[PDB]
Context: one part of a larger RNA, bound to proteins that are not shown
RNA sequence: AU
RNA sequence: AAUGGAAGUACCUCCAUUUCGCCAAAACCAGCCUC
RNA sequence: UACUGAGCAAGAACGAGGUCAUGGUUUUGGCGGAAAUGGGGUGCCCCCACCCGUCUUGAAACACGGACCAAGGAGUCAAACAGACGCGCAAGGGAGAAGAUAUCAGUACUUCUCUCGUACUGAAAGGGAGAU
RNA sequence: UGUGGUGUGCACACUUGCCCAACACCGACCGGCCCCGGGUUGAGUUGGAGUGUGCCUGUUUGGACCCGAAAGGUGGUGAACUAUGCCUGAACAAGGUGAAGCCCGGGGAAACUCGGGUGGAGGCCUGUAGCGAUGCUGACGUGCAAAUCGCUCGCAUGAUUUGGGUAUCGGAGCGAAAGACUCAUCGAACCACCUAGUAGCUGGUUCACAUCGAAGUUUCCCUCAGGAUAGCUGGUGCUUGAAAAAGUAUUGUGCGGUAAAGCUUUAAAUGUGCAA
RNA sequence: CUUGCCAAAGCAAGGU
RNA sequence: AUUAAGGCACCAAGUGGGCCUUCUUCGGUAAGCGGAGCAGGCGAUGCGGAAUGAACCGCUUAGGGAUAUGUGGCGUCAAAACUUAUGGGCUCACGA
RNA sequence: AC
RNA sequence: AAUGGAUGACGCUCAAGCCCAAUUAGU
RNA sequence: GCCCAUUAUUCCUUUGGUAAGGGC
RNA sequence: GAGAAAGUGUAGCCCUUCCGAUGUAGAUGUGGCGUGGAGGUAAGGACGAAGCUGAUGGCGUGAGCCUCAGAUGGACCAGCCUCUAGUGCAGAUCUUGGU
Numbered sequence: 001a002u
Numbered sequence: 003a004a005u006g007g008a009a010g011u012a013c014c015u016c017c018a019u020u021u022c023g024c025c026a027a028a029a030c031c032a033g034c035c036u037c
Numbered sequence: 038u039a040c041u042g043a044g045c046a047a048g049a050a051c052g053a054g055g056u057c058a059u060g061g062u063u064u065u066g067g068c069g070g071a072a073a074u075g076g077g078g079u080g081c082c083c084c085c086a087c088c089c090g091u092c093u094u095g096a097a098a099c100a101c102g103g104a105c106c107a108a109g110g111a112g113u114c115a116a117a118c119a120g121a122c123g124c125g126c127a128a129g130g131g132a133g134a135a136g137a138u139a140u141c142a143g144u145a146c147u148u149c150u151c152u153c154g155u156a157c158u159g160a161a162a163g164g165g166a167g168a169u
Numbered sequence: 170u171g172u173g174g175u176g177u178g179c180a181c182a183c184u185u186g187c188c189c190a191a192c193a194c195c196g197a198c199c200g201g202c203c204c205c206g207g208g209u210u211g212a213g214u215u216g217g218a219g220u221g222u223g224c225c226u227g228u229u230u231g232g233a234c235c236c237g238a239a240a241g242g243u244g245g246u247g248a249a250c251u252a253u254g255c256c257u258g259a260a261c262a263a264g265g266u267g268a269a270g271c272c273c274g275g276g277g278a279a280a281c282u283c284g285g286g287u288g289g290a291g292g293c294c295u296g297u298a299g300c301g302a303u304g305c306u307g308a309c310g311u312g313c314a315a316a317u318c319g320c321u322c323g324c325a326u327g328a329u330u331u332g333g334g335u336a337u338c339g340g341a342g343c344g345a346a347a348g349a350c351u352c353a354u355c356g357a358a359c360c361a362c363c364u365a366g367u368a369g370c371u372g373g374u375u376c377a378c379a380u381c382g383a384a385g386u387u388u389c390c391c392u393c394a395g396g397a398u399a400g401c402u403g404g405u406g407c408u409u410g411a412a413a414a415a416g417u418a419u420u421g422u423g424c425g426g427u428a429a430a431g432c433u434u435u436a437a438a439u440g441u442g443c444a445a
Numbered sequence: 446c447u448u449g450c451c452a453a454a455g456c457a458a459g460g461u
Numbered sequence: 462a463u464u465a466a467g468g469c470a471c472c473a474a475g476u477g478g479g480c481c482u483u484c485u486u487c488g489g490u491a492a493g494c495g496g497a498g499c500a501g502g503c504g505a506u507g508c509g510g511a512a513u514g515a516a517c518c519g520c521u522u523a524g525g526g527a528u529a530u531g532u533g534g535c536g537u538c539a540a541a542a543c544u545u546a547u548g549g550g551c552u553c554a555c556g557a
Numbered sequence: 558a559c
Numbered sequence: 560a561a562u563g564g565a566u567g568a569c570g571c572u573c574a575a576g577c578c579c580a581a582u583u584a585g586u
Numbered sequence: 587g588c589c590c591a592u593u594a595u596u597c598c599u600u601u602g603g604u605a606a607g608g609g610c
Numbered sequence: 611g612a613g614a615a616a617g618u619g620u621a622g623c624c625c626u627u628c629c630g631a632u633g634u635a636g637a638u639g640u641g642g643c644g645u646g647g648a649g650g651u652a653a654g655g656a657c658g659a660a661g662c663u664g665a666u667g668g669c670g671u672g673a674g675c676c677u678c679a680g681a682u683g684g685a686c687c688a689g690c691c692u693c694u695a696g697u698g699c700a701g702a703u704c705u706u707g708g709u
Stems, first nucleotide, its partner, number of pairs: 006085002010081006017075006023068010033056005040044002088103004104709006114231007122223005129153003135147002139144002157164002173195005181186002196215003199211006234373002237370001241363006252337009261327001263295003266291001270287003274283002299324003304320002308317001339355001341351002376642001377640005386399001388397003400476002402473007414464002417462001419445006429435002446459002449456002479503004484498005508519003523599007533589003536569003542582001545581001548579004556571001600631004605627005610617001643698001645695007654686001661682001662680003667676003
Other pairs, nucleotide, nucleotide, family: 008083cWW009082cWW021069tSS022069tSS029063cWW039045cWW057060cWH058525tWS077665cHS089701tWS092096tWH093095tHS094479tSS094515tWS110699tWS110702tHS111373tSS111699tWH112374cWS113233tWS125130tSS127218tWS128154tWS128217tHS129219tSS132150tWH133149tWW134148cWH138145cWW156165tSS158200tSS159161tHS159162tHS163200tWS166213tWS172216tSS178190tHS180187tWW231233tHS236371cWW238367tWH239366tWW240364cWW247339tWH248251tWS248337tWH248342tWS252343cSS261297cWS262296tHS267268cHS267289tSS267290tHS268289tHS269288tHS273284cWW276281cWW277279tHS277280tHS277281cWW298325tHS303321cWW307318cWH309314cWS313317cWS338341cSS339358tHS341357tHS343349cWW344347tWS354358cWS372702cSS377672cSS382635tHS383634tWH384400cSS384476tSS384505tHH385504tHS387398cWW392395cWS403637tSS409412cHS409466cWW413468cWS425439cWW426436tWS427437tWH428436tHS431433cWW448457cWW451454tWW474636cSS475635cSS480516tWS483499cWW489491tHS489492tHS503515cSS506522cWW507521tWS507592tWS509531tWS511558cHS517558cWS519531cSS530591tWH532590cWH534541tWS540589cSS544575cWH552574tWW554572tWW555572cWH557570cWW562563cHS563564cHS566569cWH570575tWS574576cHS615617tSS633634cHS642673tWS644697cWS652688cWW655685tWS656685tWS658683tWS658684tWS658685tHS659684tHS659686tSS660683tHS666677cWW670672tHS
């Protein structure tokens, strides 16, 4: 990051 | 489900190039189109 | 405008706008160890998006094959024809086997033949194509 | 001293000629075949186009693009599993029933019967070992095991079981016969080979891009899952440029007998031929 | 002009 | 009449299970059924649309942008009638 | 709508 | 007519339905 | 009226043309 | 400031205009890609060849090529034309190894  | 495509954007880029040109905005003429 | 009896099946004009993902003309500003455009990476957003290969009319199929990766893996060689294309010479073309030589299973060289062709036809004996 | 002619025919020439190639038409001619000059036939001729080679593609054959049968053959190896025979050994608890023979007694005219014991017979019984293997359709069932485990069960003096040895096998052996067994292999073992057997079938067949781009129909086939054939398609050209253009009309000229009509006959439209 | 048809040179056929 | 380069050759592939639909039929009681005729399609082909669909509808397709459309839409999903009409009827329960 |  | 459930969903009712016509509206 | 195509038109680019020209 | 090649095809000789573009089976093209080898040519390499790694970018429609960087390697080798082939792989219940 989700 | 993931993958995937398109296009952006966020961040990052041990990359490229360019600049010390790049992003913009307005105008003119032509074209063109709409009204 | 025109026409028509307010209507049309009807014609332009003036004016203005838009636009460079149109062409040419710069202008003006902004940015300038960094900026800038491009690429790359990761995430998201909105949107699109049925696992591939397969035989099949029809595959996303409740049809087959499919865990991963690496290496391997499948129109080849020969020969006989044919067409096409390239080359050589051409009424001829070509050699093969072999030889002889010089120097290296090559290249160079050549006799004699043979072979395909220039003539065909008939089962065959056979015959065998110029014009007036 | 030369296109055989004619038709259509590039270029060039000259304001029509010649026409190359080429197609078509017709001769003549060579062979063959005939007829009575004619027909016809050849992969013939008519101022040669062959040939050698490279290369691609197509066809064929070979392992034949790759991979795959069930098999067929040739020759070997196997009876240690197991089937059978033979040789020579080994084995079989404890019971039960209790046959023949025997022994004693009672009865009887005789006739040969009734007790009782004895004895230990039997492909006899119950049941170990051993050999099996019915049932649970139990356990297990990627197991302990490529057939096992458990309990149950069957035979267990016999056509029994068992060691060794030995004999009999692959188009064969052996079988109390199930096509059973013949080394986890048997409706024909295993090994090697022929053999990369064959497959009109199944599966696979690896770079890109550009140019075009189908067919599932025709005829034929012991053909129907396949061929060949033609069509469709590509490539190569060739030939010349409104040539022999047209999935269309119009016009003109044929064709038709379906719908409708009609009671098997008149007759559409859509069509169809031809011509300009 | 050449060579079928027609009784025939006109029709037919191929040519200038 | 309109349109349009004519013809010919050679070699060769794939193919030789088709399917659907249109209209016409034939067989079948009927079928997403067997059989044909016609044409068009899918196969081989997306794209846009019918919510969805091999063949329906529109349109067929190089990589992109503007414009404008086709079938289909314009309440939300969903672009568009920010639920337009200064249109007509019909409808109470289904209706598209 | 098919 | 039988897993609950399909104008596509919602929902719509002077329609967001149906037939008709329209395009800014008797200017 | 408006909206949406791989459609139409137009523009840019590519590719093909055994397409049309001009030029060297 | 550079170019101007008589050219099918390349980084197309240049420019202009026009039309076309889908596509399975299939056919064909390609100064098309790429592999091992050979005849040539040209060049590179211990100041680091091949190989391999890669938010290394760049180029090409693409197959791909090229460059960068290896805190990779350790010694061979790309280009170009011609020749050659045992030449390109996600799929064969593919083979073999590893996982």
An RNA structure (RNA LARGE SUBUNIT ALPHA, nucleotides 463 to 1667) from Trypanosoma cruzi, in which 709 nucleotides are resolved. The sample was in a buffer at pH 7.2. The depositors describe the entry as "Structure and assembly model for the Trypanosoma cruzi 60S ribosomal subunit". NCBI's taxonomy places the organism under Eukaryota, Discoba, Trypanosomatidae, Trypanosoma, Schizotrypanum. The entry has 38 different proteins, among them 60S ribosomal protein L34, 60S ribosomal subunit protein L31 and 40S ribosomal protein L14. It holds a match to the Rfam family "Eukaryotic large subunit ribosomal RNA". The literature on the family includes a 2001 paper in Science by Yusupov et al., "Crystal structure of the ribosome at 5.5 A resolution". The work is reported in "Structure and assembly model for the Trypanosoma cruzi 60S ribosomal subunit" (Liu et al., Proc.Natl.Acad.Sci.USA, 2016). It was solved by electron microscopy to 2.54 angstrom. Keywords: Trypanosoma cruzi, ribosomal subunit, assmebly, multiply fragmented rRNAs, 2.5 angstrom cryo-EM structure, RIBOSOME.